[PDB]
Context: bound to proteins that are not shown
RNA sequence: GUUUUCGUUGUUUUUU
DNA sequence: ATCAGAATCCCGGTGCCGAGGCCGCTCAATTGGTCGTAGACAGCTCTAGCACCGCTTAAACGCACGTACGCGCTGTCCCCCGCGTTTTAACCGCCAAGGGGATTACACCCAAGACACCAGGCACGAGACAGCAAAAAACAACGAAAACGGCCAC
DNA sequence: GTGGCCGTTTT
DNA sequence: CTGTCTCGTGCCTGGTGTCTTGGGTGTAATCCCCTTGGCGGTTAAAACGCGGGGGACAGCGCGTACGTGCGTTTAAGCGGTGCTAGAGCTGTCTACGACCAATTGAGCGGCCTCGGCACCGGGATTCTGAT
Numbered sequence: 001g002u003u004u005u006c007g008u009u010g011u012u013u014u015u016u
Numbered sequence: 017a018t019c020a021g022a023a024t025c026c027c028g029g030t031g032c033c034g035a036g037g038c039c040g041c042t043c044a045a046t047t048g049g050t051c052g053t054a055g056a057c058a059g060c061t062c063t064a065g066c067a068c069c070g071c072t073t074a075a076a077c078g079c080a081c082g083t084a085c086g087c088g089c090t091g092t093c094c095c096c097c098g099c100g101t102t103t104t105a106a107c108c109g110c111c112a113a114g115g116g117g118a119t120t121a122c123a124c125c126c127a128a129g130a131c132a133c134c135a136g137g138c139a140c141g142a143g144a145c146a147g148c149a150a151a152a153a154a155c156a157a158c159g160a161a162a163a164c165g166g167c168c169a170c
Numbered sequence: 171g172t173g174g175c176c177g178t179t180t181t
Numbered sequence: 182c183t184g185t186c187t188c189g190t191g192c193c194t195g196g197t198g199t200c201t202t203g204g205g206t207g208t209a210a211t212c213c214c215c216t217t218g219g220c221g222g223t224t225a226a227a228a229c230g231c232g233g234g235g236g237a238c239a240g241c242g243c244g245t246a247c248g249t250g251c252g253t254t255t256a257a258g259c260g261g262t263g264c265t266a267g268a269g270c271t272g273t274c275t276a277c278g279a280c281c282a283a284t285t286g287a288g289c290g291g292c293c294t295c296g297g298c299a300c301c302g303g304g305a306t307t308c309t310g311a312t
Stems, first nucleotide, its partner, number of pairs: 009156005015150001017312001019310001023306001027302003035294001037292002042287005048281002051278008060269004065264004083246002086243002089240001091238004099230001102227002105224002108221001110219005116213032164177006
Other pairs, nucleotide, nucleotide, family: 006007cHS008157cWW011155cWW014151cWW018312cWS021308cWW024304cWW025304cWS030299cWW031297tWW036293cWW037293cWW039290cWW039291cWW044286cWS047282cWW050279cWW055275cSS059270cWW064265cWW067261cWW070259cWS071258cWW072258cSS073257cWW074255cWW075254cWW076253cWW078251cWW080249cWW081247cWW081248tWS082247cWW085244cWW088241cWS090240cWS095234cWW095235cSS096233cWS097233cWS098231cWS100229cWS101228cWW109220cWS125205cWS144184tWW145183cWH146182tWH147183cWS162179cWW163178cWW170171cWS
C1' cells in the first nucleotide's frame, strides 16, 4: 500500500 | 518115298535184371472272365464252265499180215557155295568227362511301411480394461515435545 | 528487569 | 466390478521327415553223370580154301504172238451258245477265340520188387539129303 491471501482425499445426496 | 542126322519147334529150369508198384510234388493245365476279331452267315456279281449237238480230221478200228525177237530146250562152263577151317578182334566188364547251366541259394535294394518330428491351430488363461456429462452441497478424515533452571547476550 | 540454547526427567 | 476382451501361449493335432524292413529281383553257383575205345577176355566171328553141281551164259528151235499198215469205223476238238448257279469278294456281326490271373491236381521226378521171356540145358518136332 498500489495491490493484496485456500486446498484436497474420501463419503453421501443431488441437479433438465 | 526111306530113315539119317542133324536141325528146329516149344519146355522145365533159372536168376538177376527190364517194367512197372508207392508216393510226392508243383506248375501248367484249368478256371471264369473279358476282350476282339474273323469268319460263317448273308448276300453279291459276271465269268468262264455249263448242255448240246455237229461237223471235221487227225485219228480210231480189226484182224489179216509179216517175222523177229521171244521162249521151248537144251549145252555150256563155272561161278561160286557147304563146310570145315583157322585166324579176326570185337565185345563183357569198367568207368570214364567236363562243363555248363540252371536249379539252389543268397545278396541287393527298393517300396511299403511306421514312428516320430514340425509346426500350427485352438483353446485356455489371465492380464487389461472400462465403462452419462455438467452442475453443488454437505460431509469425516486426512492431523500435537512438559516444564523449569542456569546461564549468556539483550 | 528481554531473550538465546542446553539440560533434564522416563522407557 | 461383473463383464468382456485380448494378449499370449501351451497344448493338441495335422502334417511331415526320416527311417527299416522285407520282398522281390538280382546275381552267385555249383551239382553230376554221360559215349568210342583205352582194351582184357572172350568164343564164336573174319577170311577164305574150295567142289560140285546146279546155275551162269549164251545158243538156238520156232512159231506163236503181232509191227505195220491202213482202210473202216470212231467220233475229236475246235470253235460256239447262252445257261447260270456259284468262286470270289464284300458285307457283317457276333459267336467264339484270345487275353488275365488265379488254380489245382495230375505230370513226370525219386527208389524199390519180382516173373516174362530170355537163357542152360533136355528132349522131341519137323523138317530134309541121301537114299